Primary citation: Liu et al., Sci Adv (2021), "Structures of artificially designed discrete RNA nanoarchitectures at near-atomic resolution". This is an experimental structure of RNA (RNA nano bracelet), with 268 nucleotides shown. Entry title: Crystal structures of artificially designed homomeric RNA nanoarchitectures.

RNA sequence: GGAUAUUCGACGGAGGCACCCAGGAACUACCGUUGAAGCUCGCACGACGGCCUGGGGUCGAGUAUCCCGGUAUUUGUCGCGAGCACUGAGGAACUACUGCUGAAGCCUCCACGGCAGCCUCAGGACAAGUACCG
RNA sequence: GGAUAUUCGACGGAGGCACCCAGGAACUACCGUUGAAGCUCGCACGACGGCCUGGGGUCGAGUAUCCCGGUAUUUGUCGCGAGCACUGAGGAACUACUGCUGAAGCCUCCACGGCAGCCUCAGGACAAGUACCG
Numbered sequence: 001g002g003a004u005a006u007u008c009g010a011c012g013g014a015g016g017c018a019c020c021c022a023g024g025a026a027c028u029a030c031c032g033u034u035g036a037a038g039c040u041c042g043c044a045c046g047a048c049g050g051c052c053u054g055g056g057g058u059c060g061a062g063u064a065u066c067c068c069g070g071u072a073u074u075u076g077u078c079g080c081g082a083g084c085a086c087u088g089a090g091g092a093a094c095u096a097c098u099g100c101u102g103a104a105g106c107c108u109c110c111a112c113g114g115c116a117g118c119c120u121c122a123g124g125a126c127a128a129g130u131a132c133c134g
Numbered sequence: 135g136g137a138u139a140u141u142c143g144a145c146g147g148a149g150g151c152a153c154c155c156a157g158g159a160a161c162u163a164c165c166g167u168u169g170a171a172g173c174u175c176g177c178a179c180g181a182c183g184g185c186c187u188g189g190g191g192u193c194g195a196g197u198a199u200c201c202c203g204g205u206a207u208u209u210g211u212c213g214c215g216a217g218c219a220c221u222g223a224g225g226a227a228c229u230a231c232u233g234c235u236g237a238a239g240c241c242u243c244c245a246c247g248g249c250a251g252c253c254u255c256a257g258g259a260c261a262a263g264u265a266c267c268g
C1' cells in the first nucleotide's frame, strides 16, 4: 500500500454493469498475467486467473487479522538454448590493431586525446521465519 | 526569426544528408498547407509548396539593410451548400415537455436547482500602409 471484518463519521434516491470477495467445478490442451543467483529473448516447468454460484453502496479515520512492497536479521535455496554485459578489485600487455568516447543538427571518414581490450579473484537473486514502517 | 554585409570574438580537418537562399521548370490531375465575417466535414475557384540546378561551415555579440513574424492601429474586401454549435443583447413561450448541467467509474431511471429550445442582431480574416518589440 491492498483485502476481509469491525467501530465510528460523512453523503440526493433506485436498479443494472463493471470491479472486488468468498465458496464450488474444471485445468489433456489452450489463452492472460507472473516467477526463477547480472539483464534480455526463446524453450521447458510452476503459481494465479479463465467457468459456475453467492455476497458487497461509496469515501475518510481507527483497530484486528491476512496478503503486496521496503529496512534489518535468521535460516534455507542455482533447469536449458542464445544474445549482451555491469561494478569492485588485483595483475599483464597497449609498435600497432579493434570497440567506445570528446563535441556544434545529424551520420561517415581522417587526425589527436582518453577509457576499455587479455588473465585472475569477488559481487548482484529468490523463499520462510522474526521486528519495524508503508 | 531568417539572409546579407560588416566589425572582433570563439572552434580539429574533409565530404554527404539536412536546412536556408536564389534561379529555372512543371502544376489535367494527385498530395501538403492555406484562404471566404463563430467552428468540424464536402464540392467548386484561388495562393504557396512538390521537381531540377546553383550557392551558403557553425555559433555568440554589435551595426546597417532587406525579407518575415509579433502586438497595436488606419483603409478595403461576402462562394455555394449540410449538420453542430459557443458568448452577449431584446423580444417571443416558459405549470408543462425536451435537452444540457449540478454528476457523481459507466449505463439507465426517479427527485430537486440552474441554464437553454424560436426570431433579430454582434464575434475574425487577409492584404496594403504606419509605429514599436523578436
Base pairs, nucleotide, nucleotide: 001067002066003065004064005063006062007061008060009059010058011057012244013243014242015241016240017239019056020055021054022053023052024051030050031049032048033047034046035045038084039083040082041081042080043079068134069133070132071131072130073129074128075127076126077125086123087122088121089120090119091118097117098116099115100114101113102112105151106150107149108148109147110146135201136200137199138198139197140196141195142194143193153190154189155188156187157186158185164184165183166182167181168180172218173217177213202268203267204266205265206264207263208262209261210260211259220257221256222255223254224253225252231251232250233249234248235247236246
Keywords: nano structure, dimeric parallelogram, RNA.
Crystallisation conditions: 80 mM NaCl, 12 mM KCl, 20 mM MgCl2, 40 mM sodium cacodylate pH 6.0, 30 % (v/v) MPD, 12 mM spermine tetrahydrochloride.
The structure was determined by X-ray diffraction at 3.07 angstroms resolution and released in 2021.